[PDB]
RNA sequence: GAUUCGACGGGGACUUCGGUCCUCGGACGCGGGUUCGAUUCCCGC
Numbered sequence: 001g002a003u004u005c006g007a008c009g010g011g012g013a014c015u016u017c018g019g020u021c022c023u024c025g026g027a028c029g030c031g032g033g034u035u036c037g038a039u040u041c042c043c044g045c
Stems, first nucleotide, its partner, number of pairs: 008025007029045001031043003
Other pairs, nucleotide, nucleotide, family: 017018cHS030044cWW035037tHS
């Protein structure tokens, strides 16, 4: 040491459909993988 408060993309929930949300990805050289969880571990460029 969950975590971009948020945009966007992927899932999904509730709704008098106008609303109101959850979650996942992503920014710590570039693509992964391990794991509940990894800018700090592992595997090539």
An RNA: 45 nucleotides with solved positions.
It was solved by X-ray crystallography to 3.2 A.
Crystals were grown from: Isopropanol, cacodylate, ammonium acetate, magnesium acetate, calcium acetate, pH 6.8, VAPOR DIFFUSION, SITTING DROP, temperature 293K.
An Rfam search finds the family "transfer-messenger RNA" in it. From the family's description: Bacterial tmRNA, also known as 10Sa RNA or SsrA, is named for its dual tRNA and mRNA-like properties.
It comes from the structure "Crystal structure of the tRNA domain of transfer-messenger RNA in complex with SmpB".